[PDB]
Context: one part of a larger RNA, bound to proteins that are not shown
């Protein structure tokens, strides 16, 4: 001289080791969700539901209570600690002479609220009257009472005479709330029909009026089909996705019959007649009514009619009433125009039968080891050895059991605690029965006959027009039903049996009550889950309908876990504190009130290889 050839890491990548953040996962739970069985099914002018403001010896929230204010009294229970709680600290106290606590009944119970003396922007403003209080008097205080309507009763009776409308007074109710279930009305649209209008959705959602502890329905003017058949209603299963119905489209859709739960095939009126009382038109003002004969008086006004009350009736093989017939049964009295004998009504002592019932209600005693609303008792291991911080684990022994349900206790406990099985307990209140007072009815009375007149729910049935609803969308369209028009009969009537007619059969509308079987759960009690387990389960395990958002209707969150026990880190050191480091506590502080486990994303630091 030519050639070859390691070492760079400003920063980056990958692997590992170590932390932070974060709050998954595992294992839980003072919370929920779905049900089962009971209870109770209403609260309110005697002021509700729900609130406002206050209230404790100390600031707030939740709870409790109301100026008598975390309470006052009485009756029971129970028992040694208590002064609710977050949430403790201070300050005080009470308690076997029975507190705290629990159950029952009471007292007090501000303001708002239907809110009701008047007003009002809910929770705040202003009064009248009466009786007290207090002041020298006004001022002021306390307690009552004062809304509006509807219905009873009493007084008055405008225009206007009858009178009414009204007015005055005194009572008794009404009002508002409520989760679902009931009943009666009003009544969509999205949608489906692969468009849409009939139709559907759907008589749904919503709205309105009203309840009850259930409601509604309910006792044949029914079904059925020739059967010597069922027999009030309601509900469940079928019949049956059938017969049907349907722009015969999408779709919709019975009943009879049959099997069951329950039983009450339950009750009461109207009418016809009889009696009465009263009202309105009336006297023949006179031989009138009275069951009759006799005699006398001479007016139920003679009468007619309407209403109330009582008998009497209550039905389908029709029944009832009126007269019509034999035997006549609790005692007597009064009425029965009058007195004599005879016809009803009525009293009383019987006796019967029922009753809080649908069949009319109410009040009240006495009882019941009937229930509900507090509770109490209740057998059996200090067992040994061992691990452990701690046995409630492992090993071995005993024991109770009408109790081995379930929890708690320092980890899997029948023998540790509460309890469980099983028994015992209620002063008072309330809910149940039961026996009496009480209440009512039936008996001046029963029974089946023999022959006619009257009665049997009237602006109803039926008919028609236009609708609604039935399986049935107007169809040949019955049954049921609303508005409008027309509009009968009282039983040799009237209605129904899917146009209609005849015959047969079933029934007896236009009057009313009615238990049980059925539906639901605001609330209370007790349980259960091949339910959830903190992004789940309620929106709400925690300030939850809260914070917050909206003018408002309204919308609407997020937030659990130290440890067995606070033993929650004395004292020392760095720091202004925050935070840490020693020291202690603890089984653990890889449990420090930023707290069980502590994943990933994301963020560092150290090392290895690489660039």
């Nucleotide at each position: 001289a030519a050639g070859u050839g390691u070492u760079u890491a400003a920063g980056g990548g990958c692997g590992c080791a170590u932390g932070g953040u974060g709050g998954a996962u595992g294992c839980c739970u003072u919370g929920g969700c779905a049900c089962u069985g009971g209870g109770a099914g209403c609260c309110g002018a005697u002021g509700a539901a729900g609130g406002a403001c206050g209230u404790a010896g100390g600031a707030g929230g939740c709870u409790g209570c109301g100026a008598u204010a975390a309470g006052c009294c009485u009756c029971g229970g129970g028992g040694a600690g208590c002064u609710g709680u977050c949430a403790a600290c201070c300050g005080a106290g009470c308690g076997u002479u029975g507190a705290u606590c629990c159950g029952a009944g009471g007292a007090u119970g501000u303001c708002c609220g239907a809110a009701u003396g008047g007003g009002g922007a809910a929770a705040c403003c202003c009064g009248g009257c009466a009786c007290g209080a207090g002041u020298g008097a006004u001022g002021u205080c306390g307690u009552g009472u004062c809304a509006c309507c509807a219905g009873g009763c009493g007084c008055u009776g405008a225009a206007u005479a009858u009178a009414u409308a009204g007015g005055c007074g005194u009572c008794u109710g009404g009002g508002g709330g409520g989760a679902a279930c009931g009943c009666g009305g009003g009544g969509a649209a999205g949608u489906g029909a692969a468009a849409c209008a009939u139709c559907u959705c759907a008589g749904u959602a919503c709205c309105c009026g009203u309840a009850g502890g259930a409601a509604g329905a309910g006792a044949a003017a029914a079904c059925a089909a020739a059967a010597u058949g069922u027999g009030a209603u309601u509900c469940c299963g079928u019949g049956a996705g059938u017969a049907g119905u349907g722009g015969c489209g999408a779709g919709c859709g019975a009943a009879a019959g049959c099997g069951g739960a329950g039983g009450a095939u339950g009750g009461c009126u109207a009418a016809a007649c009889c009696g009465u009382a009263u009202g309105c038109a009336u006297g023949u003002g006179a031989u009138a009514c009275c069951g009759g004969g006799u005699a006398g008086g001479g007016g139920u006004u003679g009468u007619g009619u309407g209403u109330g009350c009582g008998g009497g009736g209550u039905u389908g093989u029709g029944g009832g009433a009126c007269c019509u017939a034999u035997c006549u049964u609790u005692c007597c009295g009064g009425c029965u125009c009058u007195a004599c004998c005879u016809g009803g009504c009525u009293g009383g002592a019987g006796g019967g039968c029922a009753g809080u019932g649908a069949g009319a209600a109410a009040a009240u005693g006495u009882u019941g080891u009937g229930g509900u609303u507090a509770g109490c008792g209740g057998a059996a291991a200090u067992g040994g050895c061992u691990u452990g911080g701690g046995a409630u684990g492992g090993c071995c022994u005993g024991c109770c059991g009408u109790a081995g349900a379930c929890g708690g206790u320092g980890a899997g406990a029948g023998c540790c605690c509460g309890g469980u099985a099983c028994g015992u307990g209620a002063a008072a209140a309330c809910c149940c029965g039961a026996c009496g007072u009480c209440u009512g009815u039936c008996u001046u009375g029963a029974u089946g006959g023999u022959g006619u007149u009257c009665c049997c729910g009237a602006g109803u049935a039926g008919c028609a027009g236009c609708g609604g609803g039935c399986c049935c969308g107007u169809g040949g369209a019955a049954u049921c039903u609303g508005c409008u028009g027309u509009g009968a009969a009282u039983c040799u009537g009237c209605c129904g049996g899917g146009a209609c007619c005849a015959c047969c059969c079933g029934g007896u509308a236009a009057g009313c009550c009615u238990g049980a079987a059925u539906a639901c759960u605001u609330c209370c009690c007790a349980g259960u889950g091949a339910c959830c387990g903190a992004u789940a389960g309620c929106g709400g395990a925690u300030u939850a309908g809260u914070a917050c958002c909206g003018u408002g209707a309204g919308g609407g969150a997020a937030u659990g876990g130290u440890g067995a026990a606070a033993a929650g880190u004395a004292c020392c050191c760095c720091g202004g504190g925050a935070g840490g480091g020693g020291a202690g506590u603890g089984a653990a502080a890889g449990a420090g009130u930023a707290c069980c486990u502590g994943a990933a994303a994301c963020c560092g630091u150290g090392c290895g290889c690489u660039u």
Annotation:
Shown are 611 nucleotides from a PDB entry: RNA (23S rRNA, nucleotides 2 to 612) from Mycolicibacterium smegmatis. It holds a match to the Rfam family "Bacterial large subunit ribosomal RNA". The entry also models magnesium and zinc ions. The entry is indexed under Ribosome, Methyltransferase, rRNA modification, 50S, TRANSFERASE. The entry has 33 different proteins, among them 50S ribosomal protein L25, 50S ribosomal protein L21 and 50S ribosomal protein L18.